An RNA structure (Tethered rRNA, nucleotides 3512 to 4438) from Escherichia coli, in which 927 nucleotides are resolved.

Context: one part of a larger RNA, bound to proteins that are not shown
């Protein structure tokens, strides 16, 4: 999916309608109930994974808006200043030889001087104390040449140009003083314009300003794109991640674990090494100091020394320890293996040349070995056209070396990287968690085995050292085989059910069990098994009762029967924790729950068919089911015991309470059809009556039945068998015994005694009735089919009906029918209807002597209620005072008490005290 769709043990991808063995059950409906059918409604919302996603944070990364710095143009136009540079001219420069501030080469005999020579006075620069130059007045007709010296001679003129500087003017660069025109005007006037725009004109003010462009500073979670390891006995937290010695490792190699034991991330110019030493630990016996030990002596020991290793082992010839030489601790090769998948790695000889040498030979192309190192690109560093874009170069490029990655997550996603999500989302998973099943049973519990010992005695009256062996599967545990395209969590409520490792009752034994009340062991599972307060609670605790408040399984029973207070959603809070985002397994307030029942099953209730003729009565009793309380108190018996107390055994009397059956027949209740009183009104030709309406309008009652708080009833008597266990005889085993053969008892536990059901007991059981015994044929001729008479018992149907009821079904009854009602006698329960009349009631009558109880007004005592005032006494704790004792700290006051004090006030302070503002001398000292 499809189905003719039972229970029980067991087995199984580990909880069976459908498997094996096994019991049970005639066909089919109708009314109910909700244990099961991993029942139905949603690709689980918990968990983990995905080189998935989205959002938010920040001192994660990289950016960038925004912002902000400057520099240059705009743009910009005049004044004072800094300099520098440069047109420039002016100036600035001692080899000693000297007229002295000699720059050089070349043109040179003389240059300047009324666009005015030399002395004199004197300002700014250079400066060699002497002097060169830049500025002015007087003066006013000479200063200077080869000169003597010198390497060069004139600054006698000039030319080329070196040190030097500032100006000339530009220049920026800046500082201070002017300009706007540009500019802007979110100043005042006019025009177009019958217009707060707008513009254009007229005017104001400011001003390189500002502001805009290009180029660069700093901030920049304001906004943007992204990143954040794997292993993982669930995840997290921890730990680890590169290469290297022994074991596990199973006599070739290799061979896992969050198994067991040790390290390097180099070092060694040296722990490499060619030719001259050798073969260790260490000890015993001797020895200044001397130890036990320094180093000095015999013996072994021979490496149990010597290695950087992690040491390993191995090493001996040696892998490790005194010297010649020291890096061969080299360039071109290489026969040939082991190893790897590969990369590669590694090995290693044989060689060419030499090597370093050493007589050589022989060594040696670094060290027992295993830790000693990071691939590629890139680019860097020397040698190499070996390469040159038309002809020369160069540059750049190739071929020999070298630099540059704790690249540590070690075969290396990039040059460059952190967090939260309970506001979340998508795809996947039992390949892996939460509760539930399973496996074992650590653990657990109970049980028991030993005998210290105890126990006053006595290892099992009742306990037990240390050690020992079991059982069950319920506590805390492990494992991950099934369920993640849904197996709803804690606890309460109603209803249950069995086991028995026995709570009371029952029995029974024993007991360090007198009665009593215990302790312990065997039997025994019929019945029974509290009410409240406190907190979500289970748990728990507590108050008080009883015979007594047994322990455990059942998906830690039970939500297609109920609830939700707790525990896992969105809100908001406190403590704490982080810069935040938020977290807390810390705590408090609030907050949505669906199912009209196909099948199995179970409770009741029918139709159909058979039972070998039909019909109406009475039946058996196979077999099944409900009941098995007792408490208490009184008499026999304060008797037994027990001294005594107190307390009986077995037996006679009374009461429970719970519980199940029965009935109105008390007592109630109830009762919208049985009555009376009422609020208003609808309104009903108006006084009389309606009905309605108002929850029956509200209220006072209530038949018959139906009912319990009311009233009867019962637990049983009886027999059997036993059981525990004990009792009889019994030898075996001369005894003996509860045992092995022949004899008595034993509980509410099982067969009867009790109720009820009950022949679809398909084994169809049993007895009583009575209905009744038609004409034809025909063949695939017999338990045979069909044609003419007959419909008996009875039944049935439709009708009047009930303490029978959902329907059905049943009962009574069918005119005759007492079936139901209807008509005459009853009287439940309500509780004084409505209407007539009557008269009086109200006016001449209704009335009068007198007395006493009863009844009623007034008061008030006593007594109850609600709300005030006071005293006294009393109360966890809390404030000061005082007495003493002189515990500890200090010296404030009193002398001027060593800072005068004291009186008023605020703040300050362990304390006495200080300070802060008002005041006085009741202050010392004032020649």
């Nucleotide at each position: 999916g499809a189905a003719c769709u039972c229970g029980c043990u067991g087995u199984g991808a580990a909880g069976a309608u459908g498997c094996a063995g096994u019991g049970u059950a005639c066909c089919c409906g109708c009314g109910g109930c909700a244990a099961g059918a991993c029942g139905g409604a949603a690709a689980g919302a918990c968990c983990c994974c995905g080189u998935g996603a989205a959002c938010c944070u920040u001192u994660a990364c990289u950016a960038u808006a925004g912002c902000u710095u400057g520099a240059c143009a705009c743009u910009g136009a005049a004044c004072a200043u800094u300099g520098a540079g440069c047109c420039u001219u002016g100036a600035u420069g001692u080899g000693u030889a000297g007229g002295a501030u000699a720059g050089g080469u070349g043109g040179g005999a003389g240059g300047c001087u009324u666009u005015g020579a030399a002395g004199u006075g004197u300002g700014g620069a250079c400066g060699c104390c002497a002097g060169u130059c830049u500025g002015c007045a007087u003066g006013g007709a000479g200063c200077c040449g080869a000169c003597c010296u010198u390497g060069a001679a004139a600054u006698a003129c000039c030319a080329c140009c070196c040190u030097u500087u500032a100006a000339u003017g530009u220049u920026u660069g800046a500082u201070g003083u002017u300009c706007u025109a540009a500019c802007g005007u979110u100043g005042a006037c006019c025009c177009g314009u019958a217009a707060u725009c707008c513009g254009g004109g007229u005017u104001g003010c400011g001003g390189a300003c500002a502001g805009u462009g290009u180029c660069u500073g700093g901030u920049g979670g304001g906004u943007a794109g992204u990143u954040u390891g794997a292993c993982u006995g669930g995840g997290g937290c921890g730990g680890u991640c590169u290469c290297c010695u022994c074991c596990u490792a199973a006599a070739g190699a290799g061979u896992a674990a969050c198994g067991g034991a040790g390290g390097a991330g180099c070092a060694c110019g040296a722990a490499g090494g060619u030719u001259g030493g050798c073969u260790a630990a260490u000890c015993c016996u001797g020895g200044u100091c001397g130890g036990a030990c320094a180093u000095c002596a015999g013996g072994a020991g021979g490496u149990u020394a010597g290695u950087g290793c992690a040491a390993u082992g191995g090493c001996a010839u040696a892998a490790g320890c005194c010297a010649g030489c020291u890096u061969g601790a080299c360039u071109g090769c290489g026969a040939g293996c082991g190893u790897g998948a590969c990369g590669g790695c590694g090995c290693g000889a044989g060689c060419a040349g030499g090597u370093g040498c050493g007589a050589a030979a022989g060594c040696a192309g670094g060290u027992c070995a295993u830790a000693g190192u990071g691939a590629u690109c890139c680019g860097g560093u020397g040698g190499u056209u070996c390469u040159g874009a038309a002809u020369g170069g160069a540059a750049g490029g190739g071929c020999c070396a070298u630099c540059g990655c704790u690249c540590a997550a070690c075969g290396g996603a990039u040059a460059a990287a952190a967090g939260g999500u309970a506001c979340u989302c998508c795809g996947g998973g039992g390949a892996u968690a939460a509760c539930a099943g399973g496996c074992u049973g650590a653990u657990a519990c109970c049980g028991c085995c030993c005998a210290a010992g105890a126990g006053u005695u006595c290892a099992u009256a009742u306990c037990g050292a240390c050690g020992g062996c079991g059982g069950u599967g319920u506590u805390u545990g492990g494992c991950a085989c099934c369920u993640c395209g849904a197996u709803g969590u804690c606890g309460g409520c109603u209803c249950a059910u069995c086991a028995c490792a026995u709570c009371c009752u029952g029995g029974g034994g024993c007991u360090g069990a007198a009665g009593u009340a215990g302790g312990u062991c065997c039997c025994a599972a019929g019945g029974g098994u509290a009410u409240g307060g406190c907190u979500g609670u289970u748990c728990g605790c507590c108050a008080u009762u009883u015979a007594a408040a047994g322990u455990g399984g059942u998906a830690c029973g039970c939500g297609a029967g109920c609830u939700g207070g707790g525990u896992u959603u969105a809100g908001a809070a406190c403590g704490u924790c982080g810069u935040g985002a938020g977290a807390c397994a810390g705590u408090u307030c609030g907050g949505u729950c669906c199912c009209u029942a196909u099948c199995u099953g179970c409770c009741g209730u029918g139709g159909g068919c058979g039972c070998u003729g039909g019909a109406g009565a009475a039946c058996u009793g196979a077999g099944g089911g409900g009941g098995g309380c007792u408490g208490c108190u009184c008499c026999u018996a304060g008797u037994a015991c027990g001294a005594g107390a107190g307390g009986a055994c077995c037996g006679g009397a009374g009461u429970g309470g719970a519980c199940g059956c029965a009935u109105c027949a008390c007592u109630g209740g109830u009762g919208u059809u049985c009555g009376g009183g009422u609020u208003g009104u609808c309104a009903u030709g108006c006084c009389a009556a309606u009905g309605g309406c108002a929850c029956u309008g509200c209220c006072c009652g209530g038949u018959a039945g139906c009912u319990a708080a009311a009233u009867g009833c019962g637990g049983a008597a009886g027999a059997g068998a036993u059981a525990a266990g004990u009792g009889c005889u019994g030898a075996a085993a001369g005894c003996a015994u509860c045992u092995a053969a022949g004899c008595a008892c034993g509980a509410a536990a099982c067969u009867u005694g009790c109720c009820c059901c009950g022949a679809g007991a398909u084994g169809a059981g049993u007895u009583c009735u009575c209905c009744c015994u038609g004409a034809c044929c025909c063949u695939u001729u017999a338990a045979g089919g069909g044609u003419c008479c007959u419909g008996a018992a009875g039944g049935a149907a439709c009708g009047u009906u009930g303490a029978a009821g959902a329907c059905g079904a049943c009962g009574a009854c069918g005119u005759u029918g007492a079936u139901a009602g209807g008509c005459c006698g009853g009287g439940u329960g309500u509780g004084u209807a409505a209407g007539g009349a009557c008269g009086a009631c109200c006016u001449u009558c209704g009335g009068g002597a007198g007395g006493g109880c009863g009844c009623u007004u007034a008061c008030c005592a006593c007594u109850u209620u609600g709300u005030g005032a006071u005293u006294c006494a009393u109360g966890a704790c809390u404030g000061g005072g005082g007495u003493g004792a002189a515990g500890u700290c200090g010296u404030a006051a009193c002398a001027a008490g060593g800072u005068a004090a004291c009186c008023g006030u605020a703040g300050g302070g362990g304390a006495a005290c200080c300070u802060g503002c008002g005041g006085u001398u009741g202050g010392a000292u004032c020649a």
The structure was determined by electron microscopy at 4.18 angstroms resolution and released in 2022. The entry is indexed under Engineered, Tethered, Synthetic, RIBOSOME. Entry title: Structure of a ribosome with tethered subunits. An Rfam search finds the family "Bacterial large subunit ribosomal RNA" in it. Kim et al. published it in Nat.Chem.Biol. in 2022: "Three-dimensional structure-guided evolution of a ribosome with tethered subunits".